[PDB]
Context: one part of a larger RNA, bound to proteins that are not shown
RNA sequence: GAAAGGCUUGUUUU
RNA sequence: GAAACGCCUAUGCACAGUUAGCCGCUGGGGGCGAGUACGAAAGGACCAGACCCCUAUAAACCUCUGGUACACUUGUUGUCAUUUACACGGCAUAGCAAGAAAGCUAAGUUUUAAAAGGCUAGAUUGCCUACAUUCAAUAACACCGAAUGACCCCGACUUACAAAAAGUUUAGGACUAAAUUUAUGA
RNA sequence: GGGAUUGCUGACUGAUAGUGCAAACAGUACUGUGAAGGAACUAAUGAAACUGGGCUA
RNA sequence: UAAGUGCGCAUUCCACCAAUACGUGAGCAUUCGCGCAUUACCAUUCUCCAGAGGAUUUAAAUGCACAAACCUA
RNA sequence: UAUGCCUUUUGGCAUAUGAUUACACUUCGUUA
RNA sequence: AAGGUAGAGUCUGCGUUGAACACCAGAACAUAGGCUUGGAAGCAGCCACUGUGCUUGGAAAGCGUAAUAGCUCACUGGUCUAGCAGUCUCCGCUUAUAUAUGUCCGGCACU
RNA sequence: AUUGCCGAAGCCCGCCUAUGACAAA
RNA sequence: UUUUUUUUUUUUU
RNA sequence: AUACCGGUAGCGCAAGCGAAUGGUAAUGGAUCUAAUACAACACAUUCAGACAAUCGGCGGUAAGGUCAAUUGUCAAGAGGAGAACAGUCCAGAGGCGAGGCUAAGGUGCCUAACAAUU
RNA sequence: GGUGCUCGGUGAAACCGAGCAUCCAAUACUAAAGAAACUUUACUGGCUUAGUACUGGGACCCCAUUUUUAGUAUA
Repeated sequence: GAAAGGCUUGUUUU
Repeated sequence: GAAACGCCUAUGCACAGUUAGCCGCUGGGGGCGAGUACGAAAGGACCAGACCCCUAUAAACCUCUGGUACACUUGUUGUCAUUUACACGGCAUAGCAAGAAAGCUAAGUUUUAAAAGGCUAGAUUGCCUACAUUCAAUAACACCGAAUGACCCCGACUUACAAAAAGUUUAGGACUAAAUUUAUGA
Repeated sequence: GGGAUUGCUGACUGAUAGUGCAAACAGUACUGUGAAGGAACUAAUGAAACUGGGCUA
Repeated sequence: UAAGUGCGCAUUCCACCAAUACGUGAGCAUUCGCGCAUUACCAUUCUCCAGAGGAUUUAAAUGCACAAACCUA
Repeated sequence: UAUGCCUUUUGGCAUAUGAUUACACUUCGUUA
Repeated sequence: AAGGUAGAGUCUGCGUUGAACACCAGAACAUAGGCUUGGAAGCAGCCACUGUGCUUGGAAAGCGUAAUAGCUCACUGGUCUAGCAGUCUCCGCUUAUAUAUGUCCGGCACU
Repeated sequence: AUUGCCGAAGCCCGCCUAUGACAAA
Repeated sequence: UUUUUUUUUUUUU
Repeated sequence: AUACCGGUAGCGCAAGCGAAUGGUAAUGGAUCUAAUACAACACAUUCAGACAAUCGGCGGUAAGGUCAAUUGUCAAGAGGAGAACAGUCCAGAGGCGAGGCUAAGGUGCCUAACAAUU
Repeated sequence: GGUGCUCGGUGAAACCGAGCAUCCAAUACUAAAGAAACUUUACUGGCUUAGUACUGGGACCCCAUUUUUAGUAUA
C1' cells in the first nucleotide's frame, strides 16, 4: 500500500 | 439539493474451512516375549505387536543438581585520609579469599506414533463509543501491561519457616477536578 | 653567430590557446636534504553533467 | 539605414623652419584612413523554477616567429 | 692575411710582404 | 544385439480318418546292458545302442536317495472339439543403472 | 494433397530517392 | 513540319 | 561435322581390361556478356580462417582435434524455418505502404492457416 | 602372280635362279590370344534426411557372334 459510494435519503425544515 | 440519521460492503479488529501453498517429519540398541518353534546335539530366532531401560536428534524449562553472578554478606594485606591508628571512606584485577538470591545456562530436568506439529496467505462469520499521546534515550519488562473508580512503576515496612520475592502501603511519577467526600473494600 | 631599440610586419595565438608566467609578489606558491621539478588565477556572459521542488503521473 | 554624430591622432596641403628629409605649429581643409565614444523599448502573462558549476561568445599582445638599422666577434 | 685541396650556414693543410720596437693613402682646392 | 511388444505384406511341419498346450495317462522283459568303486540298479568318468509283444516306452531331459525306489518328463488310444504355428519383411512405441539444484515431445495436449 | 490456404526484407503492385542508358522534345 | 531578317560600289588636290 | 589425352572406381589368380565426371583443340550459337579480357598505368588490402555435406591420410572407421580434394555458407549477410542458434534449409535487405503471390516450413492451442483426403 | 628360310649376285639397297606352307581351290574338333556387340549389376554425374524422394551415363567376367593362330583328324 487512503477513501467512504449512492442512499433520491427510511426522515426533519432552515 | 448542504446537516446528521437508516441500509448494502469498504477499510479496521477478532476467531479464522472437513482450505490453499510451504517447512519440519516420525533414529536405534539390549532385555521381556523364549532356555523357546527348531534342533541327535552344541547352538539359539523370526513379530517389535506392546512394556522396561539406555542412548542420540529435535523442542523447551530452571523444579532438582551444579556453574556464574562487578552497588550482596563475611574475613584480611599494603598504603592515603582518620585532633581515637574506634567505626566508616579511596586505590591496589571486584586488591585478595570464601559464601550467596534473582536472571542466564548445561553436565541438569521433561517430551519426541498413522496425521502429529509449525509458517505465510486466506471464502466466510462476528463486532465497531478505534485521529493515538504518557508511565526512562535500545518494551525485549508491556500490548495475553497500565495512566488516578490507578498497585503500572518506584520507594518505605516485614519475612532465615526466601542467604529476598512476595505481602501491606497511594509516600513519589504516569495531573484532575467541585452542589454529599484530595477521590476503590489498592 | 650573439645583446638591446623600431616594425602604417604577420591569411600567428587569444586565457586548458600563446612563453612555465597577459595577474599587487611567476621561475612565485608548493614539492624535495639538495641539485632539481613546478602550478592555478583577465573583464563580462553564465552551457552541460549534478541536486532539490513543481508538472507529467 | 554595409549610417550618422562627437573626440584623439596619422597622410597631404600652408607658413615658420635646422634649411638638404620633413623640425614644429591653425584647420575632421583632405582621405570610400585608423582608434575611441555614442544611438531606448514601453507591455500584459499557455515561457517549468531554484541552485551548483565555469564551458561557449566577445575584447586586446606586454605572448610567438622573424625583419630593419645599432653594438659586440 | 692572398693561391688552391676538403668545405657546408664554416674551419684543418704548404708558400709569400714574415718574427720583425719602424715607415704609403681620405689631402676640399674654388680670386676673370 | 534382445523379449509371447503389437498392425500389415507370400509359400508351407500341424490339423474335423478326433488336433500343439488344457484331460484319463499305458509308460515295459531277460537286467542291475560292459570296466571301476562299498554300491553305479534309466544317467560320478567311460564303452555299447542285442532282441522282444509294440497303437505306444528314449538306454532315457530329470527333484532325488548307499541305489533300487519315493516320483515322473519324452513317445501314444480316446476327452475337449475348431482349434492353428515358425520359418521371410518393415514399422508407431521399447530394453540395456547417476539429465547426481528442478520436468529433456519447445510447452499444453493428442490412442 | 505434385496445391486448397498460411508463410520472408524473395517476386509482383502504388509512391519516393540516387546513378546510368533509351526515347521524345 | 518557313528558310530569309534590309546596313551601300564612292569621295577632296 | 568431332577428335586426341588419362590408367584411377569396379573387375581379374595374374598378365591385363576399364568407366562416370574430367582436360585440351576445332566448328556452331540473334545463348550470356549495365560487363568481360589485358596492362612495364596507378593505389591497396590479404598472406591466423571456421564449419556443414561428399570423398580421404594420421587419430580410436574418437574429438566444434589436425592435415588433403570438391561444393556451399559464414568470415564480410539482414529476413523466414530449425524452441533458442556464426557455418543447416529457403532466401541475397535502396526507402516508405494497415496491397497481392509464393519458397523453406506449416495447417489441434500458445501461433497465421482446410472436421481438405476424414 | 604371295609372303618367308637361307645358298650366293652387286651398290650399301632390293630383287633374281631354287622349294617347301597356303594366298585361291576344305571340313571338324580342341587350346590360345584379339574385334565389335550387348541382358543384369557394380561403379559413378546432378539431386540428396544419408537413396518406397529421384534421374543421366555405364563397365569387368560368363553366355552368344566372330577374326589371327597353333595342335589333333579326313579319302

Released in 2022, the model rests on cryo-EM data to a resolution of 3 angstrom. Shown are 704 nucleotides from a PDB entry: RNA (L8 rRNA, nucleotides 271 to 493; L1 rRNA, nucleotides 3 to 181; L5 rRNA, nucleotides 1 to 160; L4 rRNA, nucleotides 1 to 118; L3a rRNA (5S), nucleotides 25 to 99) from Chlamydomonas reinhardtii. The entry is indexed under Mitochondria, mitoribosome, alga, RIBOSOME. The reconstruction used 101,291 particles. The 2021 paper behind the entry is "How to build a ribosome from RNA fragments in Chlamydomonas mitochondria". Among the 45 different proteins in the entry, which are not shown, are Mitochondrial ribosomal protein L13, mL43 and uL5m. Rfam match: Bacterial large subunit ribosomal RNA. Entry title: Large subunit of the Chlamydomonas reinhardtii mitoribosome.